RNA sequence: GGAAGCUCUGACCGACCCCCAGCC
RNA sequence: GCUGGGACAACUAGACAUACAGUG
RNA sequence: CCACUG
RNA sequence: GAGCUUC
Numbered sequence: 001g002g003a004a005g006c007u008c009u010g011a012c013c014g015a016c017c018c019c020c021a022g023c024c
Numbered sequence: 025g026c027u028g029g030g031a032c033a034a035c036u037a038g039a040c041a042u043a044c045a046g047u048g
Numbered sequence: 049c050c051a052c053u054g
Numbered sequence: 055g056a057g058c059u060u061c
Stems, first nucleotide, its partner, number of pairs: 002061005008055001013038001014035001021027003044054005
């Protein structure tokens, strides 16, 4: 440095689809 | 469907848009 | 503001 | 970004 995986970290933002919970 | 969170996710600056820095 | 790179 | 595990 490359591939895969784990535990994280970050001013603000990341939808349809997917899961859990809340709802009369 | 609404609210909240998880995953997507150290992600081809991260679907799109909108933020940060640099360059022209 | 526009384009590009992070 | 950083720290490990494996090939």